[PDB]
Context: bound to proteins that are not shown
RNA sequence: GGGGCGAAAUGGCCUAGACCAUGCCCCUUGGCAAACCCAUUCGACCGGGUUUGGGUCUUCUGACCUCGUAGUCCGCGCUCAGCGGACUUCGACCA
Repeated sequence: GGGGCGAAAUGGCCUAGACCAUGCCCCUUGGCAAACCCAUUCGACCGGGUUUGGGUCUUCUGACCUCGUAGUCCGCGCUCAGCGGACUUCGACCA
């Protein structure tokens, strides 16, 4: 600043009820992990700046590495690699 609350601490009101005062609840986001640069005892010394950080092919739609997430049948056998393997989906710098 932007909101919340009458709850919850009490005071007005106080069968009841719904509002009020101080009054109490949050945001001021945050993190990257690497590689290189200065003046000098012409590096030891802390601090700063630059290039990268899921990634390519036409990163246009769409696919090719990878995984993550689920649903579905699944093999109790067929294939030279073999194997445990199938199909459909959403995401992919991190809390």